[PDB]
Record summary: Solved structure of RNA, 38 nucleotides shown.
Context: bound to proteins that are not shown
RNA sequence: CAGCAGCAGCCCGCCGCCG
RNA sequence: CAGCAGCAGCCCGCCGCCG
Numbered sequence: 001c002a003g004c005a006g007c008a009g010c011c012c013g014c015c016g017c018c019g
Numbered sequence: 020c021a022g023c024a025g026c027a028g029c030c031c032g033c034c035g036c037c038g
Stems, first nucleotide, its partner, number of pairs: 001038001003036002006033002009030001011028001013026002016023002019020001
Other pairs, nucleotide, nucleotide, family: 002037cWW005034cWW008031cWW012027cWW015024cWW018021cWW
């Protein structure tokens, strides 16, 4: 450096509803 | 501008396994 997996978060695109 | 939801992707932190 590469690949798979778990936990958590952020950001983007589409889209609905809503103050 | 704010909030909730669906679909998809990316990025970060922790962590395991692996070439």